[PDB]
C1' cells in the first nucleotide's frame, strides 16, 4: 500500500494482523 475484520449506548474518528515502503508517537466530542 493492499485485504478483511473488531469494539461501542449510539454517531463521528480511530483500532487489529501479513508481505513491500518508510516515519515518529499512544489519552476524543454530544445527550446524561
Nucleotide at each position: 500500500g493492499g485485504c478483511g475484520c473488531a469494539g461501542u449506548g449510539g454517531g463521528c474518528u480511530a483500532g487489529c494482523g501479513c508481505c513491500a515502503c518508510u516515519c515518529a508517537a499512544a489519552a476524543g466530542c454530544c445527550c446524561g
Solved structure of RNA (RNA PSEUDOKNOT APK), 32 nucleotides shown. It comes from the structure "CONFORMATION OF AN RNA PSEUDOKNOT FROM MOUSE MAMMARY TUMOR VIRUS, NMR, 1 STRUCTURE". The structure was determined by solution NMR and released in 1996. Kang et al. published it in J.Mol.Biol. in 1996: "Conformation of a non-frameshifting RNA pseudoknot from mouse mammary tumor virus".